Method: cryo-electron microscopy, resolution 3.05 A. The entry became public in 2018. An RNA structure (crRNA; CTR2) with a sequence from Streptococcus thermophilus ND03, in which 62 nucleotides are resolved. The sample was in a buffer at pH 7.5. It comes from the structure "Cryo-EM structure of type III-A Csm-CTR2-dsDNA complex". Taxonomically the source falls in Streptococcus thermophilus (Bacteria, Bacilli, Lactobacillales, Streptococcus). The entry is indexed under Csm complex, Type III-A, CRISPR-Cas system, RNA BINDING PROTEIN. The entry has 5 different proteins, among them Type III-A CRISPR-associated RAMP protein Csm5, Type III-A CRISPR-associated RAMP protein Csm4 and Type III-A CRISPR-associated RAMP protein Csm3.
Context: bound to proteins that are not shown
C1' cells in the first nucleotide's frame, strides 16, 4: 500500500459486377523546273 | 529540241472522355 489489479477495439468480409478503344476515311493530288 | 533531274500540298481529321449497381453489414 496510486479508484486500483486484471482486458488486443478484436472476429468475419475480392474494390467487385456489366461494357468492343470503336465509327467514316484510295498515300493521293497538281505539272512542272535548269 | 537537248541533257540534267522531279517539285510543291495534306502527316490525321471529326466524336465519345467513362456508365450503372453496392457506398459498409453482421456481432462481442
Nucleotide at each position: 500500500a496510486c479508484g486500483g489489479a486484471a482486458a488486443c477495439g478484436c472476429u468475419u468480409u475480392c474494390u467487385a459486377g456489366c461494357u468492343c478503344g470503336c465509327u467514316a476515311u484510295a498515300a493521293u493530288u497538281a505539272c512542272c523546273c535548269a | 529540241a537537248a541533257u540534267g533531274g522531279g517539285u510543291a500540298a495534306u502527316u490525321a481529321u471529326a466524336g465519345c472522355g467513362a456508365g450503372c449497381u453496392a457506398g459498409a453489414a453482421a456481432g462481442c